L7 rRNA, nucleotides 2 to 367; L3b rRNA, nucleotides 1 to 184; L6 rRNA, nucleotides 2 to 137 from Chlamydomonas reinhardtii: 669 nucleotides with solved positions.
It comes from the structure "Large subunit of the Chlamydomonas reinhardtii mitoribosome".
Primary citation: Waltz et al., Nat Commun (2021), "How to build a ribosome from RNA fragments in Chlamydomonas mitochondria".
It was solved by cryo-electron microscopy to 3 angstroms.
It holds a match to the Rfam family "Bacterial large subunit ribosomal RNA". The literature on the family includes a 2001 paper in Science by Yusupov et al., "Crystal structure of the ribosome at 5.5 A resolution".
[PDB]
Context: one part of a larger RNA, bound to proteins that are not shown
RNA sequence: UACCGUACUGCAAACCGACUCAGGUGGGCUAGUAUAUAUACUCAGGCCAUAGAAUCAACCAUGUUAAAGGAACUCGGCAAAAUGCACGCGUGACCUCGGAGGAAGCGUGGCUAAAAAGACUCAGCAAAUAGCCGACAGCGACUGUUUACCAAAAACACAGGAUAGUGCUAACAGACGUAAAUUAAGCUGCAAAAAGCGGUUUUAUUUUUGGAUGUAUACUAUCCGACGCC
RNA sequence: AAACGGCGGCAGUAACUCUAACUGUCCUAAGGUAGCGAAAUUCCUUGACUUGUAAUUGGCGUCCUGCAUGAAUGGCGGAACGACUGUCGGGCUGUCUCUAACAUGGAAUCUGUGAAUUU
RNA sequence: ACGUCUAUUGGACCCGAAACCGAUCGAUCUAGCGACGUGCAGGUCUGACUUUAAUCAGGACCGAACCCGUGUCUGUUGCAAGAGACUGGGAUGACACGUGGCUAGGGGUGAAAGGCCAAUCAAGUUCGGUAAUAGCUGGUUUUCUGCGAAAUCUAUUCAGGUAAAGAGUGUGUACUAAGACCAU
RNA sequence: AGUCAUAGGUAGCAGAACGUUCUGGAACAAUUACGCUGAAAACAGUAACAGAAUUGAAGCUGCUAACAUAAGUAACACUAAAUGGAUAACAUGGCCGUAAGCCCAAGGUUUUGCAUAACAAACAGUGAAUACGGUU
Repeated sequence: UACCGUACUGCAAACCGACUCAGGUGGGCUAGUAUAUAUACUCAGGCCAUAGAAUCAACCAUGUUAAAGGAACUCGGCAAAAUGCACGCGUGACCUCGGAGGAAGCGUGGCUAAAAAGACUCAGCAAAUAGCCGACAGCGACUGUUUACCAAAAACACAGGAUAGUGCUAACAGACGUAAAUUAAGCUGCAAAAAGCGGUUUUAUUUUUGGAUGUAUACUAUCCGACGCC
Repeated sequence: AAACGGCGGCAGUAACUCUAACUGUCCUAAGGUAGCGAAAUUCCUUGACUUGUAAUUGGCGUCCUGCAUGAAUGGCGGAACGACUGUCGGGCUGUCUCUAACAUGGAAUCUGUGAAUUU
Repeated sequence: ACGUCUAUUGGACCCGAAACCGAUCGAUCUAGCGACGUGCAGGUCUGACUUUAAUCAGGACCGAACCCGUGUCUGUUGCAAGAGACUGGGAUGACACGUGGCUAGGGGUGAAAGGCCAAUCAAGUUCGGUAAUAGCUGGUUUUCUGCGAAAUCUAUUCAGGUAAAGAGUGUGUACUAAGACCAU
Repeated sequence: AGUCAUAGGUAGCAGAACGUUCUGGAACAAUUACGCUGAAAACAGUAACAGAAUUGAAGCUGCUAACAUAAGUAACACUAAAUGGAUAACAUGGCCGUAAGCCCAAGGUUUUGCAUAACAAACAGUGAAUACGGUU
């Protein structure tokens, strides 16, 4: 041991959207039941200001329940409903042997018991969170990408394969009016009383676009799109 | 020719009808193989055939009569994959038969703030 | 010469394109690339290494943070000049994010959609040429008085345009007519 | 100054006039105008004769400004929830709690504090002293 920042706001009424705009905006820290940053209630902390007041309109939006049926509705079960969880059993074809597969389908769960067992409840994955399943085909091998604002797909890409070009200052694609700047060594040469300026070859530093500080098993272009069988 | 891209007609020949396998012809680069087909693509069309439903023009598996299919416009199907497309069963339920009650928030009443399209 | 009316050249009665040519500004939106940095809770399966042991791989699976937008509904001068709810897809990668940088218009970039390049892009925006051009559309503002058509015909890169002829007005000239009717 | 003749009109053509602003002819509104009517119209009621025109507007989805209509209509519904005579300090109730809490960044750039209305923005406020971030 100077100078600049230090207010306030910062998932937002203070930033970007004409707005006090339901949109977009990066990083970090964190308590318990409890167990994961999920889920329900809560700690620290914060909030219940930006229209209020009652009530039985119809109708609209979003949901709960519904007797007997159950896709009969409808272009099409679209939309809803339904399975949704940890411990055990189990568990098909087809198949690139990896998968299909959590296949399908059936038991067992809270509460009390220093504990061989039980209580009652209509209900014990008791409230919240956590796949509907199986079969026949079509298209695309697959994961991905695509029209910001009506199309996410059979369209595009993909690994692989085939063909054509490319022998290196490569092809191909670009900047275009053309590439050279500074030393060093060697071999030298001119008239000449004891020294100056040159010519040529090699080397050093730069400056010399991707491909590429790569080179035919590599690079570029086109087509088909895995793999298997003729 | 895994470079653009296709790959014909005429009219007859097999002991009862009907296909045309081998032969006969014309312009012509050549007339489309084992393996495909009313198929993303086939006019007739509700293609005859089986199943599917009580009743099927939209699928599935055959058959052939390919208007206007087909090894690099790649032909032949497969496991796994798909917020892709068309169909069948189980369960499920207000989608429906046929709607009813309730909950929340608009709407309707009052107070306060307070537009626009149009003309 | 002045006055009035036409005609030609000029932007030339006014307003209106889509355009074309130059040379400014834009990768703070978005597409690709480049440098540096950061992030991916919880689980599940498979393969490998080491095990007295606090390691790696899969364009693996389910699923939050995060990225995207499948279907339905609401909304349609909306909360929003593309949003909300519920279902969805990816979530160790061909990933996402942050901070500067590079490629710019007959050009960039594009896993390729006539996509994106600051809410109008098969040719950005701004300025200039430019008062572009428009046989097309719209419009043209005080009064009174007199006369008063045409929509036929010919030609036309022409038939919705134009020009000539026919039909209008003013002026001049000229006949009892280059006139109209009726009669023989 | 008495008789006759003519007078529908689009496009178009011809003739006569009204009005606006300015100028020349020396100056036509210092002290206003105001009997409310006149004229065929445009209009007139503050000259007239000539001249120069950015000279006349319901009519171009024209431009600018103001004012209406729809109409006191629609809207003031994304959310947690409020109550007590107050957007209360107090009390009661509720909501978030991997946020709707806390700390920063980018960006904003004074939006930050003070008065039981008020005369208050004109006034205040950001301190590097832990080897805070930058500047290197």